An RNA: 24 nucleotides with solved positions. Keywords: 2'-O-(2-METHOXYETHYL) RIBOSE, RNA DODECAMER DUPLEX, RNA. The work is reported in "Crystal structure and improved antisense properties of 2'-O-(2-methoxyethyl)-RNA" (Teplova et al., Nat.Struct.Biol., 1999). The depositors describe the entry as "CRYSTAL STRUCTURE AND IMPROVED ANTISENSE PROPERTIES OF 2'-O-(2-METHOXYETHYL)-RNA". Crystallisation conditions: DROPLETS CONTAINING 2MM OLIGONUCLEOTIDE, 50 MM MGCL2, 50 MM NA HEPES PH 6.2, 15% PEG 400, AGAINST 1 ML OF RESERVOIR SOLUTION CONTAINING 100 MM MGCL2, 100 MM NA HEPES PH 6.2, 30% PEG 400, VAPOR DIFFUSION, HANGING DROP, temperature 295K. Method: X-ray crystallography, resolution 1.7 A. The entry became public in 1999.
């Protein structure tokens, strides 16, 4: 880096 | 939930 799961943050 | 940072797990 993709998807998937979570948290903290910004923002919608 | 969606975008961006972060740590962390699972696939790739």
């Nucleotide at each position: 880096c993709g998807c998937g799961a979570a948290u903290u943050c910004g923002c919608g």